[PDB]
Context: one part of a larger RNA, bound to proteins that are not shown
RNA sequence: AUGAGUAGCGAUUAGGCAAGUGAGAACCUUGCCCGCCGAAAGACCAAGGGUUCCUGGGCCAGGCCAGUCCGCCCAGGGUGAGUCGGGACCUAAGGCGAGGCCGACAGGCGUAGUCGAUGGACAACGGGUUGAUAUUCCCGUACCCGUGUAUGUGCGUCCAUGAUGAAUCAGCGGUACUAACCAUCCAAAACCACCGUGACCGCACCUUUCGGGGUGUGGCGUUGGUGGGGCUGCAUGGGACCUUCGUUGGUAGUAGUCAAGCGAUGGGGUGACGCAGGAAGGUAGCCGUACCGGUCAGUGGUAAUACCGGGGUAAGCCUGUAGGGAGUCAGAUAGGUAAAUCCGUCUGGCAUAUAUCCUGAGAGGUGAUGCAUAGCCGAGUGAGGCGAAUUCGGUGAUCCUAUGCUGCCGAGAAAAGCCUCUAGCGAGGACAUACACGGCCCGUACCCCAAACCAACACAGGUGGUCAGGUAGAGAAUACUAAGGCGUACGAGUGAACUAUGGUUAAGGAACUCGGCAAAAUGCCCCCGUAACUUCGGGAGAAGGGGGACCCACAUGGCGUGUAAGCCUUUACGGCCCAAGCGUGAGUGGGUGGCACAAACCAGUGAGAAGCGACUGUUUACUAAAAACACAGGUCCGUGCGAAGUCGCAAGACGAUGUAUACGGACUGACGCCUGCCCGGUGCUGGAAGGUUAAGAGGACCCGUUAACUCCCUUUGGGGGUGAAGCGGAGAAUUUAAGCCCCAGUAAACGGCGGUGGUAACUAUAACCAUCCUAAGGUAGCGAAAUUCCUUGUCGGGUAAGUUCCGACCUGCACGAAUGGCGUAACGACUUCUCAACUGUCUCAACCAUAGACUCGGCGAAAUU
Numbered sequence: 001a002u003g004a005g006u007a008g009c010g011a012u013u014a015g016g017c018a019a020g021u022g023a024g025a026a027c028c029u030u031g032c033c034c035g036c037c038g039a040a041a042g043a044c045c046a047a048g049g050g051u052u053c054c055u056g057g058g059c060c061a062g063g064c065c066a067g068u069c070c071g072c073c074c075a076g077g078g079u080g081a082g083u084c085g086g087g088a089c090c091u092a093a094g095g096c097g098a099g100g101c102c103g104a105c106a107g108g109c110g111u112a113g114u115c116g117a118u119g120g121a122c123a124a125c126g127g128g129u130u131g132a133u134a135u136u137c138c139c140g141u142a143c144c145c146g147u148g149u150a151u152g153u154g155c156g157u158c159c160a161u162g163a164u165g166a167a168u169c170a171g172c173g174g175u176a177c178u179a180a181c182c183a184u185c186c187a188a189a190a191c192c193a194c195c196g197u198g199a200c201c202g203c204a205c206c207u208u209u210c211g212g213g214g215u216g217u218g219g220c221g222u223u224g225g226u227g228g229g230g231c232u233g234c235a236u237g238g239g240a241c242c243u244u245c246g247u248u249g250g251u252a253g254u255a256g257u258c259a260a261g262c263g264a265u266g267g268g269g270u271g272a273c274g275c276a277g278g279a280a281g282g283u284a285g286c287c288g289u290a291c292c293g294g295u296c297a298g299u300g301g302u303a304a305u306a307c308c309g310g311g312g313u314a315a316g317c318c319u320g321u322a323g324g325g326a327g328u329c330a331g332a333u334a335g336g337u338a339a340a341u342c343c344g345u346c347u348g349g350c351a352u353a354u355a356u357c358c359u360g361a362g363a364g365g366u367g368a369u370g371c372a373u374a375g376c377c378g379a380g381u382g383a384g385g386c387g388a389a390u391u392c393g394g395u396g397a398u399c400c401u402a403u404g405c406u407g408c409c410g411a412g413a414a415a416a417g418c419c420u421c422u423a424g425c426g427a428g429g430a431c432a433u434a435c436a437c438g439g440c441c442c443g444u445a446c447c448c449c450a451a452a453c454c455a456a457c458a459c460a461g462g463u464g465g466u467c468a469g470g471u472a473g474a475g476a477a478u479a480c481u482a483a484g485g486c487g488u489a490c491g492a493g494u495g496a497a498c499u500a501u502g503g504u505u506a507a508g509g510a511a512c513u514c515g516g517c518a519a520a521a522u523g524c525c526c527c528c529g530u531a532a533c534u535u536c537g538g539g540a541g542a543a544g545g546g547g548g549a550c551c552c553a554c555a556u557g558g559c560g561u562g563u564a565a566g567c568c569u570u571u572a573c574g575g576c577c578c579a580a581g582c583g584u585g586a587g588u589g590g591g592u593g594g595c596a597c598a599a600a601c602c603a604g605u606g607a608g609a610a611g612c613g614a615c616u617g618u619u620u621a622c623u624a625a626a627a628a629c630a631c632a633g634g635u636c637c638g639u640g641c642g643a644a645g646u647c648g649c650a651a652g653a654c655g656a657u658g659u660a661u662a663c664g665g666a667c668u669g670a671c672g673c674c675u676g677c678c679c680g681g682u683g684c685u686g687g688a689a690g691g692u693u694a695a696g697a698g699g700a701c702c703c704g705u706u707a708a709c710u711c712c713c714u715u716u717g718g719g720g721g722u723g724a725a726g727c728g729g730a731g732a733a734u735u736u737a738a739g740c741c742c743c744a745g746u747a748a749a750c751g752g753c754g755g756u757g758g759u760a761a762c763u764a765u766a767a768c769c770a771u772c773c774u775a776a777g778g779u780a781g782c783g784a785a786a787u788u789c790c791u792u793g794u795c796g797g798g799u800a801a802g803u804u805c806c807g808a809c810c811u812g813c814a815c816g817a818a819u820g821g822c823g824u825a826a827c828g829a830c831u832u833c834u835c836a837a838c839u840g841u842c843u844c845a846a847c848c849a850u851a852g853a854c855u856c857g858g859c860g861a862a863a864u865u
Stems, first nucleotide, its partner, number of pairs: 001865001008859002015033006034487004042467004048447002052445001053077006062070002082143002084443004089120002092118001094115003100109003124141005144439010155428001161259004169250001170248005181238004186233001191228005196222001200219007261425002266421005274408004280401003285395004291310005312371002316366003323359004327350007335343002362573001375386003409412001453462002469481004490857004498852008507843002511841001516838001524548005533538001535670001549592006558584004566576003569572001593597001605836007612828002617629002633668007645654003671823004676753003681750002683746005690741003696735002702729004708722006754772005781815001782812001793809005
């Protein structure tokens, strides 16, 4: 270039007239109207942006048109802090991390530390001003740190003063060295008798034919054991000399300490903490009102009796109320690294106090003879000036008291800071007043639910916090509206179809359709009344009904509040009561009007049944919100503790500042009844008698080489055999662990849980039987299932008619018990079915408006080709 001068020109608010400016005006300016927001479309911040702010000027780009305008362009100006937000103060998570540890290098971690707010601590409020800044400037009044000077009270050191308390000795009560004293226990050795005796020495009796033997007992040894006994020596306890600890006796209330103030880099306390929930008291705010000022808004009436406007003023200083909280004094004590008068702890005493102390909303006073203001004077660019009253109540916070109180479990930051303690410093120091001074750095404009940030755009998106007016209203919903801000940037037209968004609809009422998708309907308050089922909580707002407006009266009521008045009292910020005033329901009766009274806006549809999943939750940002995930609950397995597991090469870390009632992993998934058989396979656990098995030990044997032996073959040395040691190579036997095989166990471990055939007097089936295989052959329960091909199985119910749905049968292609089974109240934006009501979903479509489409003007693409 084509499309094409085509679409579109960016919401759901709406623009219009006059006048002006200017070359030019739908858009700019001014004014008047209208309309929109008004828990925002207003006002203020943070973050972010970065000059967009203000003034002046401009208009070829930008602005979805134009443009005199602009967040655009140009220039210039503009951001003022002891108190705001931050740093200089504090720490959290976390980060960096001296050294350090770990790591082949690189580097990972981390200590001490140091950073790090989103938090802690810390001193200011009102008004005014500029074209733009204001808790910053000015005015007024305050506050917090520091500093110097001066002055005064004024404690202190050196003087003095006290509180003071302490080492020596001997006298005494208790350690009682050990000289030993006593009791209890024990036997080193110990006399006597016994059991039988190492062997032997007598008497007696029996046995292979005799032999090498056996039995009772007297002595030897008592191998050893037994019962009485003096003695001695061991151990324990009681006393206890010296030795030694402790109280009086004074030299020595002297040597000494302490007595101003600051006081920690240390100790301690506080700081210092959750969630929910009200109630009470208050306040802001709001509505009225005394009072003040003012209007007559050409309408029928309304002059003051109506209407409109105002009806204000902070921190700080006083006071210390409501509410809330707290025992106190003394002693002892080392527990707090040392010390402590502090904190703890223990003892006592004293108190239960409208006591005391602390805290503390707020009231009142002051701040404020000020400031501000409704309005008035002219002036009109806007410069100024004057300036009224300012009382009473009511309502009432999501704000304050309150970091409270109560309750609960899920058991709720640190550090600084402050206070205190002493250690320590200490000769000057504290306090007060007045004056004079210093108070640093950064930010400060402007936008900030947006035209200025993130979004490529001046994009219908997104963006955290703070103010939260009124009337209705439960309400921050919703409607309308104030203050305030917008009309937001293409417009003018036009009854086309058609699309979108809204609206209405006869009769019928889901016949539409995959499906009631969407629409319609229900919808509020108070009364009544509410089923099955249930885990007894629910279901339940079940369902299903009735009333609702306005006026009057009951009613000068009741209720709240609370003034005056009254009463009481501790006398004050006291209490009780309370006419009035203000507010305010709810109900009864009667009446009025309408088609209609929750009148608009706003605002549940309900019921029955099945499946799944228990539930609330979570999920595929951008087609799946679900029956999936999670869940509590359950079982199993692991883990005995820098566990196990995990990140890491390691250190180390989490786990856990936990310790088997814990932690991790797996499966299951509330609850109820239950969870059957199989250990053959594979795993897991345990075991190791065997078998097998690596490296390592082990090195046999063999081989290579050759010092030396040698044999021929002849050469002037050269070819065959053997072969030591050493060095090498190949390396056997033998031994050697786990593992594997193996032996058991284990299924809420992964997993697996049968066939054939026959059989009962009609038939049918088969309780029963036979046989084969198995590790065992699927139990309970369920069952055309979210699972059933056949299959729209069959039967029944529902329907006029039902491949869907419900119930049931079982012929389970191809259910099944923690890959849980069967159920289950409640729950579900789940799925499925039915019903009532409801409706334009439909029969069957018609009409209205709006945004586009169409036309005119302006700007002006696109894919495609």
The RNA (23S rRNA (3119-MER), nucleotides 1377 to 2241) from Mycolicibacterium smegmatis MC2 155 has 865 modelled nucleotides. The entry has 53 different proteins, among them 50S ribosomal protein L3, 30S ribosomal protein S6 and 50S ribosomal protein L31. Taxonomically the source falls in Mycolicibacterium smegmatis (Bacteria, Bacillati, Actinomycetota, Mycobacterium). The sample was in a buffer at pH 7.5. Primary citation: Li et al., Proc.Natl.Acad.Sci.USA (2023), "Starvation sensing by mycobacterial RelA/SpoT homologue through constitutive surveillance of translation". It was solved by electron microscopy to 2.76 angstroms. The PDB entry is titled "Structure of Mycobacterium smegmatis Rsh bound to a 70S translation initiation complex". It holds a match to the Rfam family "Bacterial large subunit ribosomal RNA".